Released in 2015, the model rests on X-ray diffraction data to a resolution of 2.3 angstrom. 23S Ribosomal RNA, nucleotides 551 to 1307 from Thermus thermophilus HB8: 742 nucleotides with solved positions. Crystallisation conditions: 0.1-0.2 M Arginine-HCl, 0.1M Tris-HCl pH 7.6, 2.5% PEG-20K, 7-12% MPD, 0.5 mM BME. The entry is indexed under Ribosome, rRNA modofications, pseudouridine, rRNA methylation, ribosomal protein post-translational modifications, iron-sulfur cluster, beta-thio-aspartate. An Rfam search finds the family "Bacterial large subunit ribosomal RNA" in it. Gene Ontology terms of the family: structural constituent of ribosome and ribosome. The work is reported in "Structural insights into the role of rRNA modifications in protein synthesis and ribosome assembly" (Polikanov et al., Nat.Struct.Mol.Biol., 2015). The depositors describe the entry as "Crystal structure of the Thermus thermophilus 70S ribosome with rRNA modifications and bound to protein Y (YfiA) at 2.3A resolution".

[PDB]
Context: one part of a larger RNA, bound to proteins that are not shown
RNA sequence: ACAAGCAGUCACGGCCCCG
RNA sequence: AGGGGUUGUGGCGUGCCUAUUGAAGCAUGAGCCGGCGACUCACGGUCGUGGGCGAGCUUAAGCCGUUGAGGCGGAGGCGUAGGGAAACCGAGUCCGAACAGGGCGCA
RNA sequence: GCGG
RNA sequence: CCGCAAAGUCCGCGGCCGUGGACCCGAAACCGGGCGAGCUAGCCCUGGCCAGGGUGAAGCUGGGGUGAGACCCAGUGGAGGCCCGAACCGGUGGGGGAUGCAAACCCCUCGGAUGAGCUGGGGCUAGGAGUGAAAAGCUAACCGAGCCCGGAGAUAGCUGGUUCUCCCCGAAAUGACUUUAGGGUCAGCCUCAGGCGCUGACUGGGGCCUGUAGAGCACUGAUAGGGCUAGGGGGCCCACCAGCCUACCAAACCCUGUCAAACUCCGAAGGGUCCCAGGUGGAGCCUGGGAGUGAGGGCGCGAGCGAUAACGUCCGCGUCCGAGCGCGGGAACAACCGAGACCGCCAGCUAAGGCCCCCAAGUCUGGGCUAAGUGGUAAAGGAUGUGGCGCCGCGAAGACAGCCAGGAGGUUGGCUUAGAAGCAGCCAUCCUUUAAAGAGUGCGUAAUAGCUCACUGGUCGAGUGGCGCCGCGCCGAAAAUGAUCGGGGCUUAAGCCCAGCGCCGAAGCUGCGGGUCUGGGGGAUGACCCCAGGCGGUAGGGGAGCGUUCCCGAUGCCGAUGAAGGCCGACCCGCGAGGGCGGCUGGAGGUAAGGGAAGUGCGAAUGCCGGC
Repeated sequence: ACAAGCAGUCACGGCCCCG
Repeated sequence: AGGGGUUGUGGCGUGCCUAUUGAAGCAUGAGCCGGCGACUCACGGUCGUGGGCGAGCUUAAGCCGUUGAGGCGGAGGCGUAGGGAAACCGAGUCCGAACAGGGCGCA
Repeated sequence: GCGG
Repeated sequence: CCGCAAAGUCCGCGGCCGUGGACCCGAAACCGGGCGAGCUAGCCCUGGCCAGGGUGAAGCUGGGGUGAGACCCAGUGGAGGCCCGAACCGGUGGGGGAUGCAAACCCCUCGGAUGAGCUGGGGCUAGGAGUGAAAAGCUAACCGAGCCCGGAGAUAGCUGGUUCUCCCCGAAAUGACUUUAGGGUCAGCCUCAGGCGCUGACUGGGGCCUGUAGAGCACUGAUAGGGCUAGGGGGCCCACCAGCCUACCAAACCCUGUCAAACUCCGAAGGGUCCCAGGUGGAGCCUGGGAGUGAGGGCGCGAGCGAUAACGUCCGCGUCCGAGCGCGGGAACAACCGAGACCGCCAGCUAAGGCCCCCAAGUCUGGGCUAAGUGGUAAAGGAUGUGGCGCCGCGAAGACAGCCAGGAGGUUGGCUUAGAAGCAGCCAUCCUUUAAAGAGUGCGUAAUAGCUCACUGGUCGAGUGGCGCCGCGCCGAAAAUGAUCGGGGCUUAAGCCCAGCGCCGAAGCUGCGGGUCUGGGGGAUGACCCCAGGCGGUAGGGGAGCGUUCCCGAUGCCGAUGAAGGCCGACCCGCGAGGGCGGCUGGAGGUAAGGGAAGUGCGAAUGCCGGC
C1' cells in the first nucleotide's frame, strides 16, 4: 500500500517523548 | 497553559548556478562528501585621509650603535615664479609697430 | 587667511 | 607680537591608475637546444626461404625443303615480373566484434606466390629535415610539419569561475569616433566626499519661435467629366491656295469634382525657450574620487521598411520588464489590469477582478434582449430567425391571400438580318375596343401554340404588400494523440445590454508592536528618550561589522578540578555573519580588553587531490 510529487511551507488534528 | 519528534488532511508553491531581451526550463555546469582553489606585491602616479613640520618639508646609499635600541648622514628630491620654440625678460610674459587687444600667469 |  | 589655521612637504592608511604573469584556470601555435629509424619508409652489408602440380619459348638433333636458303614436321629441351595451389606475403567482398579476445581482432571469401618476391641478423638517412612505385603516406598506437625540456605564468578584445554578514543609494543596453561592430575613448546615466543654497522636476501667468494633425488647390505636379479652343487624325471638296464637316486623339484657358512624404493661399491641439511666481525634493548647481553600461525587450501612440505579414525590422514620445520571474487579478504566463514587498499580528478598509459549486463574497434588486450552449475565436456574401423603431403605399370609392371568370385589337408591329408571332440585340412604344389588358413578367416553342404575370370585374370581410435605421441571433466555418467555456455545470442565466445596493478581494491603505537610517526637538555632543519621514532591487558606488592565521599585550593569564579540536543542545546574547553557556567526547595546549599584519571565509571553474 486509492496515491499526482522542485519534496518544502502555513494551519489543524493523531501518536510518541521531555516535564 | 510549555516544548521536541513524526505526519493524516487542507492551503500555497516552476531546484541552485551560469548566460541572457527573456530559463523550472527540453540552454551551461555540478554523482555526493572532505580538503586545495582566483583581485596580490614592488616601484611609480593620482585623489582622499590620520598625523609631523610649514616658506619650507624631507633625506638616499652609507657610517656608528644595538643584538628585536636607536641615531648620524643634506649628496639629492619636491616646493618657494611665471611666460616664451628660443635668445630672453620677470609679477609679469608671449603675439604685435602698439603704451591696442587677447592667451597663459601674479594678491 | 582667522582672532587677542 | 602672540596663538590658531594654511601653501607645501614627509610618513602611515585607503580607493583607483601605469609597469611587471597583475583576478585565477585554458589554447591552437611560434622559437631554442636536445632525444628517437628496436614502429614505419628507403637504401647498404651478410645470411635464409618459396610443398606439389600445369603450360612447354629459344636452342639442339633428326626428317622434309631448296642451287643454297627461308621455312615446315617430329623428338629433345626446360624459358617466363607464365598458369593452378600450400608455406610465406597480403587485405577483395560479406558477416561478427564495437565498456572488444583485440586502442584494427575473428569467421567465411578473396589477391600474389621465381619475383619490381618474402624474410633473420648487422648498418645508414630525421624535424622545414628524412624517406616516399606519391596516399601530404610514413618518421615509436592521433604527422599539412615528431617527441622531450626550456623561452613560459607566450598570447587569448573569447568561454568558465571568483568564497563571510548587515545597512544606504542605485544604473545602462544611447550619441560621437573607432581595420570598429559581442572590444574600446569621450559624453550620457549611478555612487561617494567637499562646496553652493532655492536655483530642481512639475505647475500658474506672459511674450516670442514652429509648419505637423486637419484642411486647401494660390504655387509644383497628378486628376475625371464638361465647356471653350491652337494642334494634329479623319471625311467632303481642291492643287489654283484656299474652304466646309467631325459622337476623332487633344495644348492653353474656364467650370464642376478630386489627389500629394519630397505641394502649401491656410493652419491647430501641442512642443520649445526666456521672464516673474508656487515648488525644501534621495531636488538642483560646482570641484573631485569610484564605477558599471555602450546585445535590450514587450506594450501604447506616431512614421518608415515589409505585404493596411511576422513573438519582423528601424527610428520618435511614453511605459513597464530588465533590476519588481516579490504580492492580487488575467485558468496557467517577464513586461495587460491592480500595486512599488523594513519586520511581526489567528485585526480593519480597499484596488483590479470578482460574489452558482470547485473558490472568499449575491443563486442580490429593477427594465430589456438572446434560444444560437450564441455566449465560449473569422470575412465577403446569403436568409420570411427574432425584437424595436421610423417610410410608404393599397384597403371597407372593398385591398392583400386563396378561390371565380376575363387578360383583348391594329399586330406573326419594326433598326432588321437565315426561324425571331409580347418573351434571340436596338437608336420604338404608337394608338384602338376598354370594366381591363405592357406592342408584355416568367415558364413554354425550331419558330407557332399553350401556361402565367401585371390587369378589371365577382366571392368572401380586415387588414395587406414593398422600403429603410438600430439591437441580438443563423449560415458561410475542413486538419491531423482525447476532449473541454480553466472544469463542473448554466437558458425570465450562472449569457448579452442599461441602472443600482451590498459584500469578497493584495505584501496598496489603516490599527498595534518592533528595527534601522535621515531630519526635528530634546541633552548638549552617541548617554537615551520623543515626534516625523525614508528603507523592492541586477551591474555598480559607499558605510558598518563577523570570523580565520600570525605579532604586541604575555617572564602575564586560562588549563589534567581537563587546552585545542570533535558531537549534542528545545538555553542566553546579537538584525546577521557570529558569540556565550551546558552535557558528552578529547587528552595539552589556548590566549582577553586594545591595537598590528595577511597565503583570511567556496557550491559550482566538463576545477584539483582523496574518499565513498